[PDB]
Context: one part of a larger RNA, bound to proteins that are not shown
RNA sequence: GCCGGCCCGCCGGCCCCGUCUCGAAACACGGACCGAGGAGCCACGCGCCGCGGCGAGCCCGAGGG
RNA sequence: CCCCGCGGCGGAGCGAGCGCGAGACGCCCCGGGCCCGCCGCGCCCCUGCGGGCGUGCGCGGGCCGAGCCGCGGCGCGUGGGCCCGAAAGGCGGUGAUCUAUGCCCGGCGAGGGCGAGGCCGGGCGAAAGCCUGGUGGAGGCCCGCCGCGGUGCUGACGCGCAGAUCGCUCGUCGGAGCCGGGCAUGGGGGCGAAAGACUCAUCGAACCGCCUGGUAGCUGGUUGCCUCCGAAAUGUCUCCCAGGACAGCCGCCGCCC
RNA sequence: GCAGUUGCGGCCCGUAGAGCGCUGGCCGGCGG
RNA sequence: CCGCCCCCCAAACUCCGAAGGGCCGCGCCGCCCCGCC
RNA sequence: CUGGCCUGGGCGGGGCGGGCGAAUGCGGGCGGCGCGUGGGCCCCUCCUGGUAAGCAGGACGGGCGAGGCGGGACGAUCCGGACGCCGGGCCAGGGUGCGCCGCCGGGGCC
RNA sequence: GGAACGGCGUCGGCCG
RNA sequence: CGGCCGGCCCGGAAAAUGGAGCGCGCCGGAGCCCCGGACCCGCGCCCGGCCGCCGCGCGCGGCGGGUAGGAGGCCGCAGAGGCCCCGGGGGCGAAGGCGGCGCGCAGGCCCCGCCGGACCGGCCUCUGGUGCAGAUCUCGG
Numbered sequence: 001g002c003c004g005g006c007c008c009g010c011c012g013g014c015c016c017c018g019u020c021u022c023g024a025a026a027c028a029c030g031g032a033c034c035g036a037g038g039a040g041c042c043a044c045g046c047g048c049c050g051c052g053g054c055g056a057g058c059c060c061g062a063g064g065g
Numbered sequence: 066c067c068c069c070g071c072g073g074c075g076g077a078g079c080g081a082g083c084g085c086g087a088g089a090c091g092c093c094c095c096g097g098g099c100c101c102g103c104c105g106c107g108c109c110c111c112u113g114c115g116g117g118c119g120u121g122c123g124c125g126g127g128c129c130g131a132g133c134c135g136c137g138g139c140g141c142g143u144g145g146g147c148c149c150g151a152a153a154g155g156c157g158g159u160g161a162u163c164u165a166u167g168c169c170c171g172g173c174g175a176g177g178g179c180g181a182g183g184c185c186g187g188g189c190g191a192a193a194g195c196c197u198g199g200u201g202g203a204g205g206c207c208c209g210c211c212g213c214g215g216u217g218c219u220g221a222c223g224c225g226c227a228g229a230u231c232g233c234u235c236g237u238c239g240g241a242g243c244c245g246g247g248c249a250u251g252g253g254g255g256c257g258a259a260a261g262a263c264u265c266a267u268c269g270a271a272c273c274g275c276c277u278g279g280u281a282g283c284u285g286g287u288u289g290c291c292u293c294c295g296a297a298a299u300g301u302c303u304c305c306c307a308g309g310a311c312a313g314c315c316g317c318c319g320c321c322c
Numbered sequence: 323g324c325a326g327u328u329g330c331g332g333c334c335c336g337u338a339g340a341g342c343g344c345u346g347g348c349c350g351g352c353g354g
Numbered sequence: 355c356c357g358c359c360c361c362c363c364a365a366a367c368u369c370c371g372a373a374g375g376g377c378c379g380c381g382c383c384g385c386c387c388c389g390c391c
Numbered sequence: 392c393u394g395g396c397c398u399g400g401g402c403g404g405g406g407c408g409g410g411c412g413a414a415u416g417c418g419g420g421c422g423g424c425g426c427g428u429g430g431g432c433c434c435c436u437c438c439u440g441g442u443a444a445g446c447a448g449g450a451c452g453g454g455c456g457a458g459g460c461g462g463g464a465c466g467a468u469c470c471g472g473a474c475g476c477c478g479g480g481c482c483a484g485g486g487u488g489c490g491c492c493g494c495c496g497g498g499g500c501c
Numbered sequence: 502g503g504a505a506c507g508g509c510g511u512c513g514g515c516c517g
Numbered sequence: 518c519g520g521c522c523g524g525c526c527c528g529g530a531a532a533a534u535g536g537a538g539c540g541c542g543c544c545g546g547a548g549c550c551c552c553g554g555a556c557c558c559g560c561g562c563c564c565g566g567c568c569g570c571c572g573c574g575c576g577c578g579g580c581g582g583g584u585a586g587g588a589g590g591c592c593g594c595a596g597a598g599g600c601c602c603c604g605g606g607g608g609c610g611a612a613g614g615c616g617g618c619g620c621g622c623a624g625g626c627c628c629c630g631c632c633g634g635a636c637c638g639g640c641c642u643c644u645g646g647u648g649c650a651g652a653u654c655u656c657g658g
Base pairs, nucleotide, nucleotide: 001014002013003012004011005010006009016031017030018029019028033658034657035656036655037654042144043143044142045141046140047139048138049137050136051135052134053133054132057074063069064068065067078085079084090097098128099127100126101125102124103123104121106119108117109116110115147286148285150283154276155275156274157273158272159271165250166249167248168247169246170245171244172243173242176208177207178206179204183200184199185198186197187196188195189194212237213236214235217233218232220231221230252268254264255263289591290590291589292588293587294586299312300311301310302309303308313428314427315425316424317423318422319421320420321419322418323417324416325415327414328413329380330379331378332377333376334375335374339370340368341367345364346363350359351358352357353356354355382409383408385406386405387404388403389402390401391400392399431455432454433453434452436450437449438448439447440446460471461470462469475567476566477565478564479563480562481561485557486556487555488541489540490539494554495553496552497551498550499549500548506528507527508526510525511524512523513522514521515520516519517518568581569580570579571578572577592648594645595644596643597642598641599640600639601638605637606636613632614631615630616629617628619626620625
Other pairs, nucleotide, nucleotide, family: 017651tWS021023tHS022467tWS038649tHH038652tHS039286tSS039649tWH040287cWS041146tWS055131tWS056075tWS056130tHS058073cWW059072tWW061070tWS062070tHS076130cHS077086tSS079102tSS080082tHS087126tWS089098tWS105120cWW107118cWW111113tHS144146tHS149284cWW151280tWH152279tWW153277cWW160252tWH161164tWS161250tWH161255tWS165256cSS174240tWH175209tHS180202tSS180203tHS181201tHS182201tHS190192tHS190193tHS210238tWH211238tHS215216cHS215234cWS216234cWW222227cWS225227tHS226230cWS251254cSS251264tWS252271tHS256262cWW257260tWS290623cSS295585tHS296584tWH297428tSS297457tHH298456tHS336337cHS336371tWS337372tWH338371tHS341343cHS342364tWH344367cWS347362cWW348361cWS349360cWW368369cHS381382cSS381412cHS384407cWH393398cWW410412tWS427585cSS435451cWW441443tHS441444tHS454468cSS455467cSS458474tHS459472tHS461484tSS471483cSS482559tWW483558tHS486493tSS487493tSS501546tWW504530tHH505529tHS535536cHS536537cHS538542cWH542547tWS558559cSS573576tWS574576tHS583584cHS591624tSS593647cWS607635tWS608635tWS610634tWS610635tHS611634tHS611636tSS612633tHS618627cWW621623tHS650651cHS
């Protein structure tokens, strides 16, 4: 220093995070400080599910008015 | 943003193919039965290796059609494909101011030491030849300055004066010697009294731009809240052993009695 | 109906223990 | 050689044999008739 | 189909007698789509190799992993107990000279 | 932490 | 007088910085075994209130940890289509900045005072280059 009680300096509790790992406070690695930026989006194809329209049918191809 | 607008897909399957070709039942689901095709086999016949009617296993399909079009979600595959990262491979170009080798035109090497050929005088000797004193100046010869190099101190420095320098010591110094300019050789090529050395601080294959956001089963990172559920570290196969596919374990969405 | 449960009924196993009949191993004493 | 005793043994010895496990069952039955192959 | 047959066996219909036949707890079954994981480790009992090992390899059950809290001085796994935010009460495991919340009585030994 | 093995330390027993 | 034992002790009992029956300390105990009666405290169990989930004769009842992973309800950003009862708020002071209270489990929201000096939104439907502590991250200081 943080949390809690009390008006307030006492008493009690509290290892450095993120990561890989059976296992991290580690004598494992990254990180002095601060700001701004910084990483599952899009196209196509396949499967399944939901909802809308119409249903032995269904359908804004391209194009023309 | 209205109007008109083919395919296509669905509607029948099965068989390598010639091809042949589904009703019988059922709220729904599951099973049974029967029908269609493929493979086999009794029996009868008309137009005949053709028709009809039956029997048998197995594999798909069927038994009073359920699909098409659009919108959204989840998952996977292909694309730089969540973001950043190799050692390489290819195509086209630019470089011999450094350095390597060669050629052409130029320049340079204080002062010492040693004393080889050739030559002269004197003496000996039968002859061949010998002795001795001078002269003369050879050599990838020796000491040593500038120059050119770089031994030891494993000295200084090593946040340098400096991306290789400084001090003392040391090799060489007429030669396979040193220096300047012009010119030639180009990258899997050159050049090398050969160390894989040098080719502009780059060399067991230069530099520049592009192919190229090259690929990575490998290392790092991956950004608000609350609620409901909640694992595995095991089996089999795998050029498998730091990775995957199928099974297991879990979530969600359901449906039925 | 259903159950990582008990009870009741029926079949299965060859381990601990035990033992030396089987396969093997091992000290000795009597009697012929 | 043969017969009676006898000390001590076995994961790949066993004539015996647990605890412990495992699989199945615990509601519909009886008696008579009739149909199909 | 089967038998010497007036045999069997299977699948079904009818007709009369009946009937709820251990305990305890409790609603059950089926499908579709998909993820993460495929380095484990420790305890208790049972084992294998090794002189042994905090060594290496297997087994039922439990735990850490992925489990807060108290206790074992101190520890991922031991002893209790496994979790919303509070107020009161009861108390498991371990303990009760002072640090530090909590005690006395009795019988032995030292 | 602790072994074989030692103790006329002290308190308790069994057999003669 | 032997000869065999049991409990608690003594010897057997040697390592390198100064040090650990937790420490101080205690020893007919504050040590070891056994008996009895108390005490201390883990929201573990019981009672009461509140929150959320899942059920429910709709009266109320049971429950709540979690890595990897999955699902639901939402907070915040930038823009588009609308509304905002005589037509949304603004130099009688917009956005932003600095302090302070209030509301919410929280992400966050709302108001006030001072600075500033021209633009800004609440609700419904639509869209995405939409949220940082870390990457020997990039650029600046």
This is an experimental structure of RNA (rRNA 28S, nucleotides 369 to 1128) from Giardia lamblia ATCC 50803, with 658 nucleotides shown. The sample was in a buffer at pH 7.5. Lineage of the source: Eukaryota > Metamonada > Fornicata > Hexamitidae > Giardia duodenalis. Rfam match: Archaeal large subunit ribosomal RNA. On this family, see Yusupov et al., Science 2001: "Crystal structure of the ribosome at 5.5 A resolution". Rfam 15.1 lists 2,955 matches to the family in 1,139 species. It comes from the structure "Cryo-EM structure of Giardia lamblia ribosome at 2.75 A resolution". Method: cryo-EM, resolution 2.75 angstroms. The entry became public in 2022. Primary citation: Hiregange et al., Nucleic Acids Res. (2022), "Cryo-EM structure of the ancient eukaryotic ribosome from the human parasite Giardia lamblia". The entry is indexed under ribosome, giardia, parasite.